[PDB]
Molecule: A-tRNA(PRO),P-tRNA(PRO)
Organism: Escherichia coli
RNA sequence: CGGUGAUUGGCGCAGCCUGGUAGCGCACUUCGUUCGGGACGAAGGGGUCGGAGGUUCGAAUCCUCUAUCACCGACCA
Numbered sequence: 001c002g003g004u005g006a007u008u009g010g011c012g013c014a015g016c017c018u019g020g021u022a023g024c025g026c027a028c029u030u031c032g033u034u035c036g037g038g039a040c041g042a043a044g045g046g047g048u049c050g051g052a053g054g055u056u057c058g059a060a061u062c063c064u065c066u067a068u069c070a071c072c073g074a075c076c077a
Stems, first nucleotide, its partner, number of pairs: 001073005010026004020057001028044003032040001052064003
Other pairs, nucleotide, nucleotide, family: 006068cWH007067cWH008014tWH008022tWS009010cHS009024tHH010046cHS015049tWW019056tWS019058tWS023047tWH027045cWW034036tHS051065cWH055059tWH056058tHS
């Protein structure tokens, strides 16, 4: 330098090939149990999907730039 891939809650992931409503376990609070706890059960709150533009009746999913990260390649005789 060229190409490919990923970004979703304080932490790790599913959702696209499917265009019609964002979930799952950790963590955190709160009745349960105990002389108190730790574990163990239960009920909750918390994100608009890195940022901005396009196509569409409608985009976390499809397309286009840059902001990080990772992977692959690049005389010759």